[PDB]
Context: bound to proteins that are not shown
RNA sequence: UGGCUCUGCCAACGCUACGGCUUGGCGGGCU
RNA sequence: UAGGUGGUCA
RNA sequence: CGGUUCUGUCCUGCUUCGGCGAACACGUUACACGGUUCGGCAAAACGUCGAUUACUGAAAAUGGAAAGGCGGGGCCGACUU
RNA sequence: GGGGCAGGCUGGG
RNA sequence: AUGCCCAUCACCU
Numbered sequence: 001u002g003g004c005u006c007u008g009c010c011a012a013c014g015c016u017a018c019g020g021c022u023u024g025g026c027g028g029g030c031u
Numbered sequence: 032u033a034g035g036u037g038g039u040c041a
Numbered sequence: 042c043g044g045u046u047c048u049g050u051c052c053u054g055c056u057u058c059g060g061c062g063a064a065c066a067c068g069u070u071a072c073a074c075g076g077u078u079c080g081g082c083a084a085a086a087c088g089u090c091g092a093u094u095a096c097u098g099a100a101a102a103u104g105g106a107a108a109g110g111c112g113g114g115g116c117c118g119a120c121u122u
Numbered sequence: 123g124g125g126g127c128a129g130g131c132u133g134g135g
Numbered sequence: 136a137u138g139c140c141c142a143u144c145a146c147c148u
Base pairs, nucleotide, nucleotide: 003030004029006028007027008026009025010024011023012022014021015020034144035143036142038140040138041137042133043132044131045130047129048128049127050126051125052124053123054061055060078119079118080117081116082115087112088111089110090109096104
C1' cells in the first nucleotide's frame, strides 16, 4: 500500500432493527 | 551515498 | 602458513654485513607510464616544530595565540589524464 | 655442504 | 583481529 471505524451524493448485490447498512461508482477529506 | 560478500597485502 | 627428506633444476649473485637477492613475473618489469606527469612557487591554507608556549587569568582550568623555523601534503601553469 | 624454485609425503587449513 | 586496494552483488543519487 486495492485503505478510511469517511464522509457527501447517487445507484442497486444485497441485508434490513425500516433508521439504515452494505456495496458500487462518484467527488471531497484523512491516509 | 552508505552497504554486503569474499579475497588482497602488512 | 609451514616442517621434513626426496626427484629434477639452477645459484652459490650481492653486501654498505643490516641484509638483499637470481633460476622464470624472465626484458625478474605492458621497458613505458599511472596523474607514480612536468616545471614554477611556497604568499595563503594544511602540516609540523615554536606550544597543550607567549598572552589572559589564582590556576590554563577540556582558554589561547603568533612571529618565526621546517615541510609539501599545498598552490599555479604546461602536457596528458 | 648450504640455498632458491616446481613436484614427493605429512600436518595446518 | 586491524589496515590497504581491488573484485563482485546490491541500491538510490